Shown are 982 nucleotides from a PDB entry: RNA (28S rRNA, nucleotides 3865 to 5069) from Oryctolagus cuniculus.
The depositors describe the entry as "Structure of the rabbit 80S ribosome stalled on a 2-TMD rhodopsin intermediate in complex with Sec61-RAMP4".
Rfam match: Eukaryotic large subunit ribosomal RNA.
The sample was in a buffer at pH 7.5.
The 2024 paper behind the entry is "Structural analysis of the dynamic ribosome-translocon complex".
The structure was determined by electron microscopy at 2.69 A resolution and released in 2024.
[PDB]
Context: one part of a larger RNA, bound to proteins that are not shown
RNA sequence: ACAGCCAAGGGAACGGGCUUGGCGGAAUCAGCGGGGAAAGAAGACCCUGUUGAGCUUGACUCUAGUCUGGCACGGUGAAGAGACGUUUUUUCACUGACCCGGUGAGGCGGGGGGGCGAGCCGGGCUCUCGCUUCUGGCGCCAAGCGCCCGGCCGGCCGGGCGCGACCCGCUCCGGGGACAGUGCCAGGUGGGGAGUUUGACUGGGGCGGUACACCUGUCAAACGGUAACGCAGGUGUCCUAAGGCGAGCUCAGGGAGGACAGAAACCUCCCGUGGAGCAGAAGGGCAAAAGCUCGCUUGAUCUUGAUUUUCAGUACGAAUACAGACCGUGAAAGCGGGGCCUCACGAUCCUUCUGACCUUUUGGGUUUUAAGCAGGAGGUGUCAGAAAAGUUACCACAGGGAUAACUGGCUUGUGGCGGCCAAGCGUUCAUAGCGACGUCGCUUUUUGAUCCUUCGAUGUCGGCUCUUCCUAUCAUUGUGAAGCAGAAUUCACCAAGCGUUGGAUUGUUCACCCACUAAUAGGGAACGUGAGCUGGGUUUAGACCGUCGUGAGACAGGUUAGUUUUACCCUACUGAUGAUGUGUUGUUGCCAUGGUAAUCCUGCUCAGUACGAGAGGAACCGCAGGUUCAGACAUUUGGUGUAUGUGCUUGGCUGAGGAGCCAAUGGGGCGAAGCUACCAUCUGUGGGAUUAUGACUGAACGCCUCUAAGUCAGAAUCCCGCCCAGGCGGAACGAUAGCGCCGGAGCCUCGGUUGGCCUCGGAUAGCCGGUCCCCCGCCGGGGUCCGGUGCGGAGAGCCCUUCGUCCCGGGAAACGGGGCGGCCGGAAAGGGGGCCGCCCUCUCGCCCGUCACGCACCGCACGUUCGUGGGGAACCUGGCGCUAAACCAUUCGUAGACGACCUGCUUCUGGGUCGGGGUUUCGUACGUAGCAGAGCAGCUGCUGCGAUCUAUUGAAAGUCAGCCCUCGACACAAGGGUUUGU
Numbered sequence: 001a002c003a004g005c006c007a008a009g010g011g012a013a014c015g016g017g018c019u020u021g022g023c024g025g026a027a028u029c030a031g032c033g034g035g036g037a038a039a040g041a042a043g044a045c046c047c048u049g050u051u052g053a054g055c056u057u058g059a060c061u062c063u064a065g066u067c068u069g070g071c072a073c074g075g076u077g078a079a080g081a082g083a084c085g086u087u088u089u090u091u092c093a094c095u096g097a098c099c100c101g102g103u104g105a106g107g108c109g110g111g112g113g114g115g116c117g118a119g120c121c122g123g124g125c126u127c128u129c130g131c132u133u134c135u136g137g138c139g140c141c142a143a144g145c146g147c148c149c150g151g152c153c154g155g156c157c158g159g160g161c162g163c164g165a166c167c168c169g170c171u172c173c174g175g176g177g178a179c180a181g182u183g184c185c186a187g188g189u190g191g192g193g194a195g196u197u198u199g200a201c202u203g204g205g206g207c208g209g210u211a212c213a214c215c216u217g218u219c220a221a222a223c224g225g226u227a228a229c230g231c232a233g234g235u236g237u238c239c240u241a242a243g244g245c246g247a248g249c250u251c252a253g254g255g256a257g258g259a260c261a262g263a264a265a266c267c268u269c270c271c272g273u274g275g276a277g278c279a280g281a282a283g284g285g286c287a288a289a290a291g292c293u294c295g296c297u298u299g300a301u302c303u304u305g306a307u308u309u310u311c312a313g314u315a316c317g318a319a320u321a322c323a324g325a326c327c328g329u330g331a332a333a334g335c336g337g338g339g340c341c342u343c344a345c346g347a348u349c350c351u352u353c354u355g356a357c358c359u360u361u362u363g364g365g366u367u368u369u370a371a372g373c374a375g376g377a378g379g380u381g382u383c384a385g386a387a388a389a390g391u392u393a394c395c396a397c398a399g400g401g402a403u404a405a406c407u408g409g410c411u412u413g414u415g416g417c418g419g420c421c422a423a424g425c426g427u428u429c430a431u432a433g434c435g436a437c438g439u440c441g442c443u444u445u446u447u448g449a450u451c452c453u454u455c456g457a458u459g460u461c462g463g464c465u466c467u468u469c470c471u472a473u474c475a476u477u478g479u480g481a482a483g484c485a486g487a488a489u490u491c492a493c494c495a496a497g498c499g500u501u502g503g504a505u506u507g508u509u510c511a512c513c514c515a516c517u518a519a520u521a522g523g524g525a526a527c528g529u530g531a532g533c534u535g536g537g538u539u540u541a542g543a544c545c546g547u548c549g550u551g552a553g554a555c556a557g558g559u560u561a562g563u564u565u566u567a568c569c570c571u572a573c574u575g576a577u578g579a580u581g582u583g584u585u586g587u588u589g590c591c592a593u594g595g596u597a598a599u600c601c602u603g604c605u606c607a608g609u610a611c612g613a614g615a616g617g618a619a620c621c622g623c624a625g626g627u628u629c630a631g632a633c634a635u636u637u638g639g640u641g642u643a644u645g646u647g648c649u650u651g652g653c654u655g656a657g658g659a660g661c662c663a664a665u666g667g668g669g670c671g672a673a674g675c676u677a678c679c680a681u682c683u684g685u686g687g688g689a690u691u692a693u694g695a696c697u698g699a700a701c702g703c704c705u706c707u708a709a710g711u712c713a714g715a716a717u718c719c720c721g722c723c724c725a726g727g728c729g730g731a732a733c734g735a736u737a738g739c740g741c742c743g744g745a746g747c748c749u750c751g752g753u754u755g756g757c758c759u760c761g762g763a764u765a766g767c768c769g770g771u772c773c774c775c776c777g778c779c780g781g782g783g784u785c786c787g788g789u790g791c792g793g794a795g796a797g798c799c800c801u802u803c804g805u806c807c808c809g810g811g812a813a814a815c816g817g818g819g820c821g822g823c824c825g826g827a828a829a830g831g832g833g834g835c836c837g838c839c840c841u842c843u844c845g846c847c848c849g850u851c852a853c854g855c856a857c858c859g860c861a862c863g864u865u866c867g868u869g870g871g872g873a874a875c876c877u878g879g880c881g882c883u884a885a886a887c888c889a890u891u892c893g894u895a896g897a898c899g900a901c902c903u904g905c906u907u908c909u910g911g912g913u914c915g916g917g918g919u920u921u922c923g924u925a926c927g928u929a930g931c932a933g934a935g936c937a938g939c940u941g942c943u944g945c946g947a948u949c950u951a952u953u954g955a956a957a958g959u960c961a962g963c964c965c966u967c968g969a970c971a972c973a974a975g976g977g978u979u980u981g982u
C1' cells in the first nucleotide's frame, strides 16, 4: 500500500494476509479504549561523519588594543664628559614648532609719572605700592578743562579735536615644550577577538589495552598461506670487537685425590653427544667449531647490474648469488665486502656534509655567491611518512537498527527449582525427616553473555484500576507417611474450584514492622496495563551543596521547581435495531450451541469426652449464626430532593397591605414520589463418571498379590443439572385480504440422473434355519431332536426386465388380471401398504411354439428413464370455499440514548380533561375580633401607634405529572397512511 475474526507454526526470532486448524451471513446505531508493534515529527538518547555551531583554556596559527626601542617632524644656547675646528653623549635652560586652559581673546612686558617707608652727605637711592571690606542701595551711554570751527543778530544757536583715560612694543593672556604626540618600522604582551584542530582499532562508545611498524614458538588441520582485544614471549638496542682471518684448545656436570681448604678458592687424574657457550626473545644451527684463548687486522671499505623475502610480484627494510677494484688473513687451499640464521627501522619537499681541473649562473669575460648532478645524515613509532586541547544538560545537521539504552529471540555461567549415589545426622537406626563428597537435570518471575528485529520513534520506573492464565500448593475438600497418644506440626499424593486482607516508613519493585486471618503461596500476560490515570522517581532547559576541573563544565552523589496531545476510522468488546427463509402474519413452545457460582469461618452440642501419668485435649451427626461473593429489592432506617411541596428568613423591587418576584438553585428547616446503601431487606440448589487412595475376587509365580481378566467405595476436581442467552435450527396452533383446494394447451428457467431391494436382533473361542412332542406366557421364550456353517434361508445375493402387434396351437391361470366405495393400521422426522364390498372391466398379460407385418431412413454422437421433475410468469376452462392482518400514525411508561419494548383506542360503552373524595407533605392562611401585648402619643376612662399573642384554624396551600377511587361536568371516540398471497 491493499486491508481489516482467531490458535499454533515457521518466518527479519511478537502475522490481517502465508502453512495447518478453529471457522465466516446484508446494512447499521450508541459506547469503548485490547489491538492496528494507531496518528503527530527523516529519534532529542547512543554511535558514525575526516558535517557544524555556542562556550573555555596551559591547544595550534593569528589579531585589535597596549608597553617598549629606533627613524622623521624636531629647533636655540650654556656648561660636564668624551672622540678626531668638527662630532657623540649628560645636565641645565630657551621658544618658535607642537600641545593644554581661559576669555565677548578687555588693561600683557618694559619705561614714565605719583604715594608711604629707608637712609647718605635739600638732593639721590635702597624698594614698595596703583586709590573698592560694615550694611541683601546706586553705578553705562562723561563732567570739567584747553584749543579750533560753522550759522544767525559782542549776544544767541551748533559742531570738531585733545586731555580727562601716560608712552613704546613682535607673538590675546597663562601653562607646558624639543618632550607629549603623530607617521613608519622592531621586540614583548595580548581567549578581548578571529580561524582551525582536537587519530584509529575496539564484542556500542568511553576508560583500559595496542592486537597500528617489526621478530620467535603455537594456533595451523605433515607444501606454502591462513583470523580473533587467541595463547607464551621479545623489539626501537648492543658490539674496535661481540666484525675479518689463522692457530691452538674444549664446554655444563660428575667421580676420586691434594697443606691451611670447609658446601664453595687452587692443583691433579678420570668420565663427559654438548646436558655449556655463542649480546638479547624464542626456534634452528654449531665440538681439532659457530664456543674459549691468543696473533695479525679493518670485507663494517669503493662500484654497476641480477635475485630473494613482504608483494600489486610496487617502495622501503633486510637478505642471497655474482662481476669489477682495492685490501686483510693464512704456509696455502681458501675465507671475509659486518655480527651463525630468523627482528633491530623511514618517502617527497627542505636543510647539512662529502665528490669533480664537473655543468649552469641568460649580451660576453674574471671572481664571490647561488642552483644543478651523485652519495651520506637531520624524520615522520598513527612507523607508504597532516602541523593540532577541551566542553556542551543551550546545542545542530546527515545518517545508522552496520551500533548502545526496553520488550521479544537463542544460551543458562549466575539465580531459582528438582533428582540420583549414600559417608553421616537422627540416643538406636543411611533414606520418618534430613544429608556430605560427587553427579544428572529442569525453568526463564534474577542477573549476565550476544546484537537478530526496531533509531522518516513500538512512549522509558512504580502505584492505581481491571481481566485472564500457570503451578513449583499457603489455605480449604479427599487422601497416603511420620521420630502421627491427643492437640499442634512435618513429609507426600489427586488437585488451581474458591481465597490469599487493613495499615506506619519509603517513589519505590524489594524491604521491615503493626494488626486481623483459614491463609495471609509464588508467578506470566511487550519485566500485562500512560489516545486508562497519576507523575512521586528517573531523564531537558532554572537553582543550591559536596567532590573533581585552571576553566567552560562533570558526577548509577544529594536537593528544589519543572506543559503528559488526538479516536469520528477498522477490528475486538459491550449493549441496540435488524438480515436469511419458513407463502404472510401472530401466539405458545423445544433446545443446538455458548456462558455458568457460590465460598469459607465462628459459636452451642458431642465434651472437659476419646487420648493421655499429668498437663492439656479432638472428631462425625445435629443446631444457631457470620465472612467473601452473587442476583435482586425499597415494607422499614438512612441518603438525595428544583414535586422549586410547604414554613421561616437577608438585600432589593412592585406606593402600602395582601400577593409576589429578582439574587446564574439567594439562604436555610422539614419533606412526597422516584432512585438508591451490607448504611435497610430478601434469596443463593441436585446428579454422573471417576482422581488420589483404600479395598474384593484372583491368577501370573501350587504360596502371596487392589490387577493381569473381572469388581467395590471414592472427592472444593471434571461433565451435566438448576440458572443466563437462544441458531442462515426445528415444532404445534390461530387467522389468512384477489386468494386456497380440487379437476388443458403450452412458454421461460434450473439442474442432475439413465431399474428396485419394504427393515430381525446380534455373536465373533461362535452362528443360522426347521422342529412345539416337552416346559412356560400375553400366537411368543427355553429344552429336545434334525439340518446347514468358508455363511447358498449366500449382498459372491435377491426381485423386475421393455421391440410392438396379428393368426392359431401346447403348457401356466380359473382361488385369475384391470377398474369405484368402507374399517383396522403408522408419531423419533407419523403409510398414494394390505383387507372387505361394488354395477363394472377382460379373457391378453406369463413360458414354448405357428404365422407375418411395422420407415428396412441405405456402417456412425447428445439414444434409452426418474419425467405429468423443481421454480416462474401468464392464458384459459369448471366445481367447492375465504372474506385478514402487519407496519406507520395516535396513546402508555412496567420501557427507553434513538430504534426497540410494555400498554389503550363504543357492550350506554371507552379512555381523556376538569371537578370531588382518599392519601400524604408542611405546620395553623388572608381578613375579622380581642379589657392579650413590652410600652409610647393625644384627649378627659377613651382614642391612636405597636413586634408579637389568642380565636376563627390540624388551618391554608400543594398533591401525579409515572399516587389510589370516582362515574359528577365537558367534549371526543365508529377514523387516516404504507404494505403483505401458498
Base pairs, nucleotide, nucleotide: 002016005022006021007020008019009018027577028576029575030574031573034571035570036569038566039565046400047399048398049397051396052395053392054391055390056389059196060195061194062193063192065189066188067187068186069185070184071183072182073181075094076093077092078091079090080089081088082087083086084085098176099175100174101173102172108169109168110167111166114129115128120123121122144163145162146161147160148159149158150157151156152155153154199212200210201209208229213235214234215233216232217231218230236383237279238339239338243297244296245295246294247293248292249291251275253271254270255269256268257267258266277286278285282342283341284340299326301325302324303323306320307319308318309317314384327336328335329334350378351377352376353375354374355373358372359371360370408452409450411448413447415443416442417441418440419439420438424434425433461536462534463533464532466528467525468524469523470522471521474499476497478493479492480491481490482489501515502514503513505511542560543559544558545557546555547554548553583736584735585734586733587732588731590729593725594724595723598628600626601625602624603623604622611616629684630683631682632681637677638676639675640674645670646669648667649666650663651662652661653660654659686720687719688718693713694712695711696710738882739881740880741879742878744875747872748871749870750869755799756798757797767788768787769786770785774782775781776780777779803854804853805852808849809848810847816842817841818840819838820837821836822835884980885979886978887977888976890904893901909973910972912970913969914968915966916965917964918963920958921957927952928951929950930949932948935945936944937943938942939941